The RNA, together with DNA, has 108 modelled nucleotides. The PDB entry is titled "CRYSTAL STRUCTURE OF A NUCLEIC ACID FOUR-WAY JUNCTION". Crystallisation conditions: 50MM SODIUM CACODYLATE 6.0, 20MM MAGNESIUM CHLORIDE, 1MM SPERMINE, 25% MPD, VAPOR DIFFUSION, SITTING DROP, temperature 24.5K. On the sample the depositors note: DNA AND RNA WERE SYNTHESIZED ON SOLID SUPPORT USING PHOSPHORAMIDITE CHEMISTRY. It was solved by X-ray diffraction to 3.1 angstroms.

[PDB]
RNA sequence: AGGAGAGAGAUGGGUGCGAG
RNA sequence: AGGAGAGAGAUGGGUGCGAG
DNA sequence: CTCGCACCCAGGCTAGCTACAACGACTCTCTCCT
DNA sequence: CTCGCACCCAGGCTAGCTACAACGACTCTCTCCT
Numbered sequence: 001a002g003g004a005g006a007g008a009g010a011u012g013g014g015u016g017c018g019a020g
Numbered sequence: 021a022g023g024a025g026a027g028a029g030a031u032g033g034g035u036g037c038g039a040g
Numbered sequence: 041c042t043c044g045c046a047c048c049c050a051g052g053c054t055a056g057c058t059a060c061a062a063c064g065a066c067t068c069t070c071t072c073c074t
Numbered sequence: 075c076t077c078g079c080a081c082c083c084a085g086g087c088t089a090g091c092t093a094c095a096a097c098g099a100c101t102c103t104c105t106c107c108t
Stems, first nucleotide, its partner, number of pairs: 002107008011050010022073008031084010052091006058065001060064001092099001094098001
Other pairs, nucleotide, nucleotide, family: 001093tHH010051cWW021059tHH030085cWW061063tHS095097tHS
C1' cells in the first nucleotide's frame, strides 16, 4: 500500500523446438 | 468451513495433434 | 541434468465473512501438523 | 472458427492488516473509475 485495466521487463512454472 | 500437503474426477484455461 | 529461443499462465498477506446443509470453498479419498 | 483426444496449469470472496519508515506489495510507462 482505494480500485480496475493495457504495455514492457525480470522472475517462477509449463508445453514446443534446438543445443551441450 | 483450524491448518498444510498428496491422490482421483469434474470444471475452466493454455499449448499440441488430429477431424469437419 | 543444463543452457538458448518462441509461446502460454501467474502476481502483497491474513483474518474472517458467507449458503446450504451438517462438510467444506466443484465432488470426493487419504496423510500430517497443532 | 468448432469439436475430438494427449500433456501442463488452477481453486470460495473480500477487507483490512503487515515492518519499515515515510513509499508502498519484483521494477517501469500509461489509461480510466469513485